[PDB]
Shown are 988 nucleotides from a PDB entry: RNA (Genomic RNA, nucleotides 2411 to 3398) from Escherichia virus Qbeta.
The entry is indexed under Bacteriophage, Virus, Virion, VIRUS-RNA complex.
The 2022 paper behind the entry is "Structural Assembly of Q beta Virion and Its Diverse Forms of Virus-like Particles".
The sample was in a buffer at pH 7.
The entry also contains Maturation protein A2 and Capsid protein, not shown here.
Context: one part of a larger RNA
RNA sequence: CACAAGAAUUGAGGUUGAAGGUAACCUCGCACUUUCCAUUGCCAACGAUUUACUGUUGGCCUAUGGUCAGUCGCCAUUUAACUCUGAGGCUGAGUGUAUUUCAUUCAGCCCGAGAUUCGACGGGACCCCGGAUGACUUUAGGAUAAAUUAUCUUAAAGCCGAGAUCAUGUCGAAGUAUGACGACUUCAGCCUAGGUAUUGAUACCGAAGCUGUUGCCUGGGAGAAGUUCCUGGCAGCAGAGGCUGAAUGUGCUUUAACGAACGCUCGUCUCUAUAGGCCUGACUACAGUGAGGAUUUCAAUUUCUCACUGGGCGAGUCAUGUAUACACAUGGCUCGUAGAAAAAUAGCCAAGCUAAUAGGAGAUGUUCCGUCCGUUGAGGGUAUGUUGCGUCACUGCCGAUUUUCUGGCGGUGCUACAACAACGAAUAACCGUUCGUACGGUCAUCCGUCCUUCAAGUUUGCGCUUCCGCAAGCGUGUACGCCUCGGGCUUUGAAGUAUGUUUUAGCUCUCAGAGCUUCUACACAUUUCGAUAUCAGAAUUUCUGAUAUUAGCCCUUUUAAUAAAGCAGUUACUGUACCUAAGAACAGUAAGACAGAUCGUUGUAUUGCUAUCGAACCUGGUUGGAAUAUGUUUUUCCAACUGGGUAUCGGUGGCAUUCUACGCGAUCGGUUGCGUUGCUGGGGUAUCGAUCUGAAUGAUCAGACGAUAAAUCAGCGCCGCGCUCACGAAGGCUCCGUUACUAAUAACUUAGCAACGGUUGAUCUCUCAGCGGCAAGCGAUUCUAUAUCUCUUGCCCUCUGUGAGCUCUUAUUGCCCCCAGGCUGGUUUGAGGUUCUUAUGGACCUCAGAUCACCUAAGGGGCGAUUGCCUGACGGUAGUGUUGUUACCUACGAGAAGAUUUCUUCUAUGGGUAACGGUUACACAUUCGAGCUCGAGUCGCUUAUUUUUGCUUCUCUCGCUCGUUCCGUUUGUGAGAUACUGGACUUA
Numbered sequence: 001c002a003c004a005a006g007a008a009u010u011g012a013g014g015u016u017g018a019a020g021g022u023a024a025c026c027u028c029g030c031a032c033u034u035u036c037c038a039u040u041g042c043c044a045a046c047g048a049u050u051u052a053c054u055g056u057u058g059g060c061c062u063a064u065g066g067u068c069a070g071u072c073g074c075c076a077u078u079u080a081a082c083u084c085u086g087a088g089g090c091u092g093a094g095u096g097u098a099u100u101u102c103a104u105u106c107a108g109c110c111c112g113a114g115a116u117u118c119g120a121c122g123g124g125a126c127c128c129c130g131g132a133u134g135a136c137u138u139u140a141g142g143a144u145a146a147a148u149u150a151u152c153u154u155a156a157a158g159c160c161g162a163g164a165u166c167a168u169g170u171c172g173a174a175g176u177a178u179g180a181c182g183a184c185u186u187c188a189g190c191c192u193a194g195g196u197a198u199u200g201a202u203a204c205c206g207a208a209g210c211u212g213u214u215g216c217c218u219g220g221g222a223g224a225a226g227u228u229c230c231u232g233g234c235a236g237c238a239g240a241g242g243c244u245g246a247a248u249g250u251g252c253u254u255u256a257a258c259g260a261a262c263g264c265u266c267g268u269c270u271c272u273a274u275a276g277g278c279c280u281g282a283c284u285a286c287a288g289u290g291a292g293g294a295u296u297u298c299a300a301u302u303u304c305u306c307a308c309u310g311g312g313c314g315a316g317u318c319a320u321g322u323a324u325a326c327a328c329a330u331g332g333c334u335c336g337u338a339g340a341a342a343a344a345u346a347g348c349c350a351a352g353c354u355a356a357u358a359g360g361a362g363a364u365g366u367u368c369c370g371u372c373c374g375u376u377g378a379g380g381g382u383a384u385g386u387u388g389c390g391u392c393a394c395u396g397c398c399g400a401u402u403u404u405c406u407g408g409c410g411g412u413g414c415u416a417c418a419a420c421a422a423c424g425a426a427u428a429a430c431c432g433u434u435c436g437u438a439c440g441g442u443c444a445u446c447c448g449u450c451c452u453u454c455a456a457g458u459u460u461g462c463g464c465u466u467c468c469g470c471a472a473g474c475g476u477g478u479a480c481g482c483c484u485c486g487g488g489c490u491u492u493g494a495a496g497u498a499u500g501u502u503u504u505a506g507c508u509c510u511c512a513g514a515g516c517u518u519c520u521a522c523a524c525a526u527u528u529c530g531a532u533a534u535c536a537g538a539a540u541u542u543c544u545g546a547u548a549u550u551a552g553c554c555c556u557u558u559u560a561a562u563a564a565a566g567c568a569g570u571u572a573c574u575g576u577a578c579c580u581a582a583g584a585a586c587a588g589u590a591a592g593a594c595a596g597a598u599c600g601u602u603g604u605a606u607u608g609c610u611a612u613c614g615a616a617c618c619u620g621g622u623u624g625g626a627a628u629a630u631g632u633u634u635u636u637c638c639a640a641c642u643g644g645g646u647a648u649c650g651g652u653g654g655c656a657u658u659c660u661a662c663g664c665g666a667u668c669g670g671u672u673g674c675g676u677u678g679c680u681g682g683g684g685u686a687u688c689g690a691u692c693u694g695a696a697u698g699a700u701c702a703g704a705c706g707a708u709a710a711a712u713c714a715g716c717g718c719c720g721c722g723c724u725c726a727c728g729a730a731g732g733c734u735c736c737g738u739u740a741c742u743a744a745u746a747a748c749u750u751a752g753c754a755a756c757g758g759u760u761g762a763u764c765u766c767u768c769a770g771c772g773g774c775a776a777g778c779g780a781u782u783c784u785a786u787a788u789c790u791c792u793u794g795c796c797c798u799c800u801g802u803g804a805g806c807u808c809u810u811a812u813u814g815c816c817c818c819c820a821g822g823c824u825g826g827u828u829u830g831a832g833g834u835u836c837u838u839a840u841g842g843a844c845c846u847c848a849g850a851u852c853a854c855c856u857a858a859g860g861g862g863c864g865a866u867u868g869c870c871u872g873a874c875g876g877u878a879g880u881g882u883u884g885u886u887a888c889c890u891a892c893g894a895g896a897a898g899a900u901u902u903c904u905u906c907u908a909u910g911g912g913u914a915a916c917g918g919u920u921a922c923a924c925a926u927u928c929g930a931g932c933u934c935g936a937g938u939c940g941c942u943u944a945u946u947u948u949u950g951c952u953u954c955u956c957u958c959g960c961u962c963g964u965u966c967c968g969u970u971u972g973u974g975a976g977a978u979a980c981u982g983g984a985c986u987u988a
Stems, first nucleotide, its partner, number of pairs: 012484004018453004022383002025380004029252004036066004041060004046055001070184004075179003083115003088110008116174006124166002127163001129161003136158003140154004186246004191242001192240001194205004210239007220230002223227001256376004261371003266365001268363005277353002280350002283347003286310007313336010339405005384421005392413007422449003426445002430441001432439001457480002460477006487554004491531003495528001499523003505517005532548007580988004586982005593671002596668006603662003607656003611652001613650003616646012672722004677717005683712001686708004691704004723976005731870003735758005741752001743750002761808002764805001767803001768801001770799001773795005779789001781787001811866002814863005821855002824853004829848006836841001873969002879924003883918001884916007893906001928963002935956003940951002
C1' cells in the first nucleotide's frame, strides 16, 4: 500500500384511518422554567342587585408582546422628592429567672401617630366676568280680577362657576420609575506570552508546567508506639494570558430573506436666529389667479361680488388598460358626489409667559441599534358550477386643515343558510332482462366534489371482528409507500486553466536560473462536452426540450422463500389401526311430571284510610195543649211547623292493598310424601338385684355389672295410604250436558238422530214442564146509536217429576253417636287354666267377656252422596246322564277251490276299544223364586149372574226350567318420582 475503516456487510425510530403536484385562504416561533404590565382558568372580593352575570384586582401556569424579567453597585432625570421618630404592638434569638409570669440585650416586623412635602375631595362669604338669569326667596313689561292677592307670558339679583381673598371639614402618597456605565455567569471560537520537542529549519498544545493545599490514601519497613520515623499514589482547590461573538431564567425545530418608512448616531445644507415656541381670545381654511371697496392704507386686510384656473367619488358613456361578468382610471361627454359633527392644525391678529444662543424649524447622504410596512421564503385549514340570503371583517370617494358618522355611493376575505344542475350509481327502489351480469330514465334528499397515484389495500409478528371455528377481514411492528436519524454505493473519457509535490529530461537563454514540452505517480480542484441516466410531449416507427456526467442509488426481522425467528427428532405430506352392553351411587340442574318453603308485588278481593246523601228521636223559636215556684221567677212534657245534634241502618266515590288470598317475578331448592307391622344396633330413661366400690351415712341415692321394662332414634323386610306415567273395559226408551245433521219458536227453547257422563227432590241464582201474582205483545162481528168474543210471552213464590251450583230433612252403604257383637292387647268382673315362691305375693294363657285401639249387622241423628227407567257381559247358585260320529276289533253277508291254514273283501257295520264337535238333542233333583199349567173349591174380594170371573191357609187337571235376571260395575290392571353432565364401582 489499495477496498467505504475492515472477512461480507448498512443500520438506528415513527408512520399504513394514504402519499404527491397544484389554489384561492391563513400562520411565522416553538418547548421548558416565567417575575410582572395583559389576555387565559383556579382561591377571596367589588363598582349595581336577595339573586339567574359581567370587568377587574391580590398569588400561579400550559402560550406569550416587553421591562436585556440572569445578578452587582455606582453615574444622571423626576418623582407624593423624602426623611426621622414619641407611643404602641408583634417575631426570633440571648441572659436572667418566678411557671406558660415578669425583668432584660440584640435584631427584624406592623396599623396608626407624630415631623416633612405634595396631592385628593368636600365647603361658607363676596369679588372682575358667564350662566342658573329659577323652580326656594326678592322680583320688574302685557291680559284676568280678587277680600287682601293670585295665574300665564319674558327680564335680573341672593346660587354656582373660570382665579383668587380668609380660614374651615374629609382623606391619598412618601417609593417609584427612565436612561446609561461597567462588573460578575456560562458557551463557542481566535490567538499567544509559555510548555514542549526537535540535526538548526521545522512540528503539537494552550492545559501546559511546576507550586502549594482539601480530602481519598494505600503500600512497602519498622522504633515499638500510651507514637514517631522511612517511602508512595488518586481526585479536587488556589498561583498563564488575553482578543472576538451568544444568553440574559433554560432547550430547540417554521425563530428567515428582500425593499421603504419610523426612531436614531453623524455631519451637510435653507432660512430664522436679529426674535422665538404657548395660549387668552377673535378671523379664515378644496386649491390659486385678476377685476370690483372701504375703517385702513405706502404697506399690512375684516370682508362681499364676478371672472379665470387643477384635480377627486357612484352612475352612464368610443376605445385602451387593469380585472372573477360587477368593479377602477385614463383622452370625449352627461346626472348625482364637493353632506354633516369635532379638533389640534395651517395663514392671520390685540395682549400676556417667554429657549436661548450659534437656540430654533426644516431638506440631501450616512450609519450603531430598536419599530412597522409591502415582495420570496417553512408550515397550515379547506378545494363541483350558479343565485340570493346570513354572521363576522376589511375597504376607497364624499365636510376637512386632520379625525369621526350607527350619513351616501362603492369593492372585497373565511363564512354558513336556501335552492338547481353534472359525478361518485350515496340513499329508497322502480322499471325494462325468462334468471343472472349490466346497464336508460324516474322521483325526493343531497356524504363530498382541484388533480395524479396508492402507502386505501395487501405479505406478515402481535391484538382484534363475525362462531378471533378451518377460514376470511380491522389496526399495527416492517414492507410494496410518507417522514426522522444515520450511515453507505455507483457511467467513463477529451480539452484549459489553477495546481503542489518527486522527478525526468529537452531546449533555450540566462547575475541567475528560470520560460516553455514528455513529463512522471501522488495529492486535486473549475466548465464544457461525447459516450450515457430521469423526465415532458407527438404519434407506440421514432422524434423536439429540460433535468443530467456527485446525478442517482443502498437501509431494517438469526436470509430469500413467511407456518421456516423454535439447535432437531423442531414442524408439514402420506400410509397403517383407534371395535359392545349392563346395573349402582355420587357431586350438581328444575327447563320438563310432581312439588314444599323463603321474599316482593303492577293488578284483583279480603282488609284499611279518605269524602258525601237518605231515615227515627228530643230540644230553641210559632199555634193549641198538660204539668211546673209560679203579678220576685224559673222550668218540664205533648199534637202540627221549623235551626241544632244523637248512635244506628240504606247507599254513592278516590286511594292503598304495605299484611292476607290468586296469580305474577326470584331463590333454599326438594321430589315415593305419608301411616303402619317386624328385625337389627344405641341413648339412657322406668324398676329389681345378691356382690363391689360408696359421696353421705336411717333413709338416700352415686357408680360396676346381672335382669326386666313403651316409645324414640339409625339401617333394614314390610304392608297400605299420597302422588307420577301407562293400560283400562257395553246401549237404548231418553232429560241435561259436550262432540255433529236437520224443523218451528219475536224472548228462551224443544223432539228425532251417531259418540261419551250423570241424573231422584228442593230453601237460595238460573230452568226442561203445570198451577197463581207482576209486566208486555199478537186478534175478531153491525153500524150517519151501541153492544160484543178469543192466545202467548220472561221472573217469583207453596209444591210434583226432569238436569245443574253442591246445601241439606226423608230410605241409607262406610264412618261417628245413641244400643249390641265379634278377633286382635289391656283394667279387671267371674271363671278357669301353665306353676312359683316364706304365696307378704309372684311369671304365663284361655274362656263368658263391660269396655278402650280395630271390623261391623242397624232401631234412630250428622258426614259426602246416592234414584227418570230398562239392559251387553262380570262377582255370585251349579251339577247329572242323554248326541251321534271316526281307526280297530268283532257276531252276521257277500268274494272263493287255487291249496292250504281257502288268507285276503267292507259295508249294515249289531256291540265295544280309543279320539271327536255343536247345539234352535231330551229328562233329572235341586221343600230357594218365576211362569210357561188351566180353571175351581176352600178364608175372602164381585151390583148382580141359583152360574161364572182372577187368585188366594190348602188342594185339586198341575207339563216345564234355570241360577242365566237384577242387585253394583264399565268395580278396574301395570310401571314410577321425572330429564340431564361426569366418573369410576360392579357385571356380562